Solved structure of RNA from Lachnospiraceae bacterium ND2006, together with DNA, 98 nucleotides shown.

Context: bound to proteins that are not shown
RNA sequence: AUUUUUGUGCCCAUCGUUGGCACUAUUAAGGAAUGGAAUAUAG
DNA sequence: TGCTATATTCCATTCCTTAATAGAACTAGAC
DNA sequence: GTCTAGTTCTAT
DNA sequence: GGCAAGGCGCTA
Repeated sequence: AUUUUUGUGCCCAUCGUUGGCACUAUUAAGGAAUGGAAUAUAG
RNA backbone atom coordinates (compact mmCIF):
# COMPACT_ATOMS: atom_id res chain seq x y z
C1' A A 1 0.00 0.00 0.00
C1' U A 2 -4.64 -3.70 -3.07
C1' U A 3 -4.05 -2.49 -8.39
C1' U A 4 -6.53 -8.07 -8.37
C1' U A 5 -5.63 -7.94 -16.63
C1' U A 6 -0.11 -9.80 -17.20
C1' G A 7 8.26 -9.79 -15.94
C1' U A 8 10.68 -11.23 -20.87
C1' G A 9 10.42 -14.41 -24.54
C1' C A 10 10.69 -19.50 -27.19
C1' C A 11 8.00 -24.05 -30.09
C1' C A 12 3.30 -26.06 -33.45
C1' A A 13 -0.05 -28.61 -40.80
C1' U A 14 -3.92 -29.74 -34.76
C1' C A 15 -2.63 -22.69 -30.59
C1' G A 16 -4.64 -25.97 -26.14
C1' U A 17 -6.00 -30.91 -22.12
C1' U A 18 -4.21 -26.34 -17.07
C1' G A 19 -0.77 -27.24 -24.48
C1' G A 20 4.66 -27.75 -23.98
C1' C A 21 9.26 -24.70 -22.35
C1' A A 22 13.24 -21.43 -20.99
C1' C A 23 15.64 -17.07 -19.08
C1' U A 24 20.53 -10.99 -15.28
C1' A A 25 19.03 -6.27 -15.96
C1' U A 26 20.85 -1.59 -17.66
C1' U A 27 24.19 2.30 -20.22
C1' A A 28 27.57 3.45 -23.83
C1' A A 29 31.30 2.77 -27.25
C1' G A 30 34.49 -0.19 -29.93
C1' G A 31 35.81 -4.60 -32.84
C1' A A 32 34.75 -7.87 -36.75
C1' A A 33 31.56 -9.09 -40.36
C1' U A 34 26.67 -9.31 -43.22
C1' G A 35 22.39 -7.57 -46.67
C1' G A 36 20.51 -4.29 -50.72
C1' A A 37 20.93 -0.85 -54.86
C1' A A 38 24.46 0.98 -58.10
C1' U A 39 29.49 2.13 -60.19
C1' A A 40 34.44 0.40 -62.08
C1' U A 41 37.04 -3.39 -63.66
C1' A A 42 39.11 -8.30 -65.38
C1' G A 43 36.35 -12.91 -67.07
C1' DT B 1 25.20 -28.81 -63.91
C1' DG B 2 25.38 -23.81 -63.74
C1' DC B 3 26.12 -21.32 -57.44
C1' DT B 4 31.09 -15.42 -62.22
C1' DA B 5 35.16 -12.63 -59.80
C1' DT B 6 37.84 -8.32 -57.46
C1' DA B 7 37.51 -3.40 -55.69
C1' DT B 8 34.34 1.22 -54.23
C1' DT B 9 30.22 4.29 -53.05
C1' DC B 10 25.66 4.93 -50.36
C1' DC B 11 21.66 3.09 -47.30
C1' DA B 12 20.78 -0.73 -43.82
C1' DT B 13 21.75 -5.13 -40.56
C1' DT B 14 24.05 -8.90 -36.66
C1' DC B 15 27.48 -11.15 -33.16
C1' DC B 16 30.82 -10.10 -29.82
C1' DT B 17 34.06 -7.46 -26.56
C1' DT B 18 34.87 -4.07 -23.04
C1' DA B 19 34.48 0.15 -20.20
C1' DA B 20 30.50 1.10 -16.46
C1' DT B 21 25.96 0.75 -12.76
C1' DA B 22 22.88 -2.58 -9.82
C1' DG B 23 28.04 -1.03 -1.84
C1' DA B 24 29.43 -3.09 3.18
C1' DA B 25 30.08 -2.12 7.78
C1' DC B 26 29.71 0.87 10.81
C1' DT B 27 27.46 4.42 14.92
C1' DA B 28 25.57 8.93 16.77
C1' DG B 29 21.37 10.49 17.27
C1' DA B 30 16.33 10.31 16.32
C1' DC B 31 12.39 7.81 17.14
C1' DG C 1 14.58 -1.06 22.19
C1' DT C 2 14.67 -0.22 15.98
C1' DC C 3 16.07 2.44 12.32
C1' DT C 4 17.86 6.43 9.76
C1' DA C 5 21.36 9.04 7.79
C1' DG C 6 25.51 9.94 8.11
C1' DT C 7 30.74 8.29 8.30
C1' DT C 8 34.92 5.35 6.81
C1' DC C 9 36.29 0.79 4.86
C1' DT C 10 39.15 -2.45 1.38
C1' DA C 11 43.01 -7.05 2.21
C1' DT C 12 49.99 -9.69 -0.08
C1' DG D 1 55.13 -20.08 -26.26
C1' DG D 2 56.81 -17.76 -31.82
C1' DC D 3 53.21 -19.20 -36.37
C1' DA D 4 48.76 -20.71 -38.16
C1' DA D 5 45.57 -24.17 -38.48
C1' DG D 6 42.09 -25.50 -35.89
C1' DG D 7 36.91 -25.08 -34.27
C1' DC D 8 31.58 -24.83 -39.07
C1' DG D 9 27.08 -27.00 -44.06
C1' DC D 10 25.12 -26.75 -47.80
C1' DT D 11 20.43 -28.90 -50.73
C1' DA D 12 18.94 -31.48 -54.98
NCBI's taxonomy places the organism under Bacteria, Bacillota, Clostridia, Lachnospirales, Lachnospiraceae. Entry title: Crystal structure of the selenomethionine(SeMet)-derived Cas12i1 R-loop complex before target DNA cleavage. Crystals were grown from: 0.1 M sodium citrate (pH 5.6), 17% (w/v) Polyethylene glycol 3350, 0.1 M sodium citrate. The entry also contains Cas12i1 D647A mutant, not shown here. Keywords: Cas12i, Cas12i1, CRISPR, RNA BINDING PROTEIN. Released in 2021, the model rests on X-ray crystallography data to a resolution of 2.35 angstrom.